[PDB]
Context: one part of a larger RNA, bound to proteins that are not shown
RNA sequence: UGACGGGGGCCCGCACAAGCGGUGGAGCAUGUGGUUUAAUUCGAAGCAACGCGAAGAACCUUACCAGGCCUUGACAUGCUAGGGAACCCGGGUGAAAGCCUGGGGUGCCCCGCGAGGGGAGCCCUAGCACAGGUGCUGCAUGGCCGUCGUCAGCUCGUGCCGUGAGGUGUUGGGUUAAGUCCCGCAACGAGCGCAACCCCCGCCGUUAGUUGCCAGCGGUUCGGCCGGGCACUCUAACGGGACUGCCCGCGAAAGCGGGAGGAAGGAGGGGACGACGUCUGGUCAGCAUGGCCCUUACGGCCUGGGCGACACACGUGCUACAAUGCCCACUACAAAGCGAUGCCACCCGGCAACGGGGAGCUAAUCGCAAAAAGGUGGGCCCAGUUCGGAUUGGGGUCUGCAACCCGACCCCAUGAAGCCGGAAUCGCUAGUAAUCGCGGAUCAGCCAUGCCGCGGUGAAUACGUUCCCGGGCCUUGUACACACCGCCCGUCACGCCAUGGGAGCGGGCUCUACCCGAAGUCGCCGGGAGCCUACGGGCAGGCGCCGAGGGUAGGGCCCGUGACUGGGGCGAAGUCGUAACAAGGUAGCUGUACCGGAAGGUGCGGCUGGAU
Repeated sequence: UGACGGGGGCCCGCACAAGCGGUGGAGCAUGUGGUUUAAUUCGAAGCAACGCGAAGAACCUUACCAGGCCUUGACAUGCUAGGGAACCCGGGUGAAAGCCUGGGGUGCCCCGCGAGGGGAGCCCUAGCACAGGUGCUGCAUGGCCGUCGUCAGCUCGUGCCGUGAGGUGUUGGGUUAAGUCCCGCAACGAGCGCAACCCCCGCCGUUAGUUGCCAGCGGUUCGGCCGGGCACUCUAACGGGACUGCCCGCGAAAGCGGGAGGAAGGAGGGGACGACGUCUGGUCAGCAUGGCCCUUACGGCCUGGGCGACACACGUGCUACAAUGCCCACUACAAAGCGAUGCCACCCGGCAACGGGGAGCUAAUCGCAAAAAGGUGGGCCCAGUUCGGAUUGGGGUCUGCAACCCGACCCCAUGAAGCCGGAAUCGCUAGUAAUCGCGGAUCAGCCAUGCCGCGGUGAAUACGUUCCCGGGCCUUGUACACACCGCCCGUCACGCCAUGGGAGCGGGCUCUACCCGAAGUCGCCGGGAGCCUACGGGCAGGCGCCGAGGGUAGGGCCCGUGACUGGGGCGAAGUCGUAACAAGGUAGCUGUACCGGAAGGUGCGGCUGGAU
C1' cells in the first nucleotide's frame, strides 16, 4: 500500500424478507459426466462449463473409425520439356473415388494458293520449387468475447508532506442512481469512467395521401365496391415538449417533502453503450500468427459407419397429473416479420399428411393468415377418467440420389408413467411475474419442446436491512501479500546426522604412600686384610645417603567406546487434530502448579505487546 476479519460504522443489489409461479419426483426433448465402442471427432469445467461453439450431424457437413484409392498433389505463385491448347459427349471397370479408354475443331500476328513454324490466352503429361496438416502448444501471441460490474470507481500534471515505499488531491459535512452536485480544505486543475449526445416507445405539430385511411354527400350488384376527399386511423421523415421552469416549505448550498399546469415529473418506460484492471479466464477448431512436429502422408479423394451407443449420475427444458379443467360446433380482437424453380388465394381428388389444376404478388397492392388464451352454445361428472399422451403394432404422405442404423408429418389401433413431487433449489418489483398464440434466422427435409423477437390477457407483495450471498465509502486488527481456498502449531509413523545419559569396557596424563634399586657424586671406614710409597699418604676393597626406574596400593583430570535410552537438527509427496496470527471464533502472552493422545487446558497472580 493492499487483501481479509465469526471488527466497527454508513450505504446499495429480487441479496434477504413480503409475495407469485417453478425446478428437485414422473414421461419425454436436449447438453454433460461415466461406461461402452473399431470409432462413439474436438473444445467448454464452480458462480463466469452443461438447448454452450452448433442460427439445422441421414450422405454432405466432419475434424473420428473400417475398407478402396491419389503423389507438384483438392488449392496458390514459378520454371523445364511433350501433346495439343482450351471445351463438350459418351465408353470399360469398380461401392464411389480411381485406374483403363473412344470421340471431335485453337485464336492472334505471322512466310500463310503450299508441306510447315512458333508466341502465348488454356488443358493434358514426366520433373523441380513448393503445396497441404481442424497435428501440439490460448503457458510464446494478435483479434474477439466472458467476468467481477452499470459497480463508483481508476489515475494523471504541478505544488505541498515524508529519509523512503507512499500520502495529499480522491479524506472531511450534506446530497444523489453515480468521484452526482454543493459546502470545506496544501492543495489547484487535468484525464479515463457517471451523466449527456444516438435508437425504440408515450403527447402534439408541420410535410406528404397510394397499394393506406373513409368523417360527409351521391351512386352501391350489397365488398371504401365507384365518384369524391386526406379530415380520421396509418405510413415515415423534420420539429416541439420536461427544465425542479412556477407555488408553499424545509435548507448555507446542492437538494429533499408537498402543490399546479401538463399526454408526460423529478433519470418518463426500455435500448444502445461496460473505466484502470482481475481471472497466467475462454477460443492455435472462425480467422491471424511465432515455434514445435508430419511428407506415397499427422496431407488428399471416396464408399460405409460413428458423432444419435446405454447397467447409470447431473444440468437446461417440454408436456402433464386435471373441473379457475378436457372436448366438439359456431363466433371475435394483435404485432413483427417473411416471400419469383418463393409465399401460394381459389377449385377439385383424398378421413388426412398431401396430391393435380390455377389466379395474384419484383409486394402498405397479392400471399404466409387461422392469431391463441377469449366470447356463445352443447357434451364429459371426479373416475388413472372424454385426465395424461409416452410405448409399440399396422397403414400412408413428403423432402431428398438415398430416410436400416437415423428425418418430419398424417391416419387406424395400442393408452405407460404420473393423484402435485425427499434432502435441497430457481426466477420475477408492473404492463413485470404467470399464462396465450405469431414470426424469423439456420434451413432439401428435420429430430425447434432450443434461440432471437412480436403482440393478447394480465397479478400478488416489499413492515424492514437483524439474518444468508455479492458489492461501494471511512475506519480498526494482522504473524496474510501464492493475499482467509492466506498463514501456521505439536504428537505419532519413516529415513539421514549430530549430541546427552548409560551396567560398563579400553587408553592417555597425573598425584600420593611404601618396598626394591644400576651408574655416579658425596660422606664414613680402609681392620683378622691386599698393592704402592711419594708411609700422619694413596689406590684397591667395605659400608652409608640421595638416586633413573622397576614393583605394590589408592586417588584426580581427560579421551575413545557401550546393549539401551532422552530429547535435538534435517528430510518429506504420510496420520491426528486446529493451539497462534482477524475479538483467530474462550483476547494473547506470562511465572508457577495440577492434568490431558498432541498441539493445549484449567487454577492463582501478573503484563498490554488486547479488537470493540

An RNA structure (16S ribosomal RNA, nucleotides 921 to 1532) from Thermus thermophilus HB8, in which 612 nucleotides are resolved. The work is reported in "Structure of the mammalian antimicrobial peptide Bac7(1-16) bound within the exit tunnel of a bacterial ribosome" (Seefeldt et al., Nucleic Acids Res., 2016). It holds a match to the Rfam family "Bacterial small subunit ribosomal RNA". On this family, see Yusupov et al., Science 2001: "Crystal structure of the ribosome at 5.5 A resolution". Rfam 15.1 lists 42,628 matches to the family in 10,626 species. Rfam links the family to the GO terms structural constituent of ribosome and ribosome. Clan: SSU clan. Among the 50 different proteins in the entry, which are not shown, are 50S ribosomal protein L25, 50S ribosomal protein L2 and 50S ribosomal protein L28. Crystallisation conditions: Tris-HCl, PEG 20000, MPD, Arginine. Entry title: Crystal structure of the Bac7(1-16) antimicrobial peptide bound to the Thermus thermophilus 70S ribosome. Ions in the entry include magnesium, zinc and potassium. It was solved by X-ray crystallography to 2.8 A. NCBI's taxonomy places the organism under Bacteria, Thermotogati, Thermales, Thermaceae, Thermus thermophilus.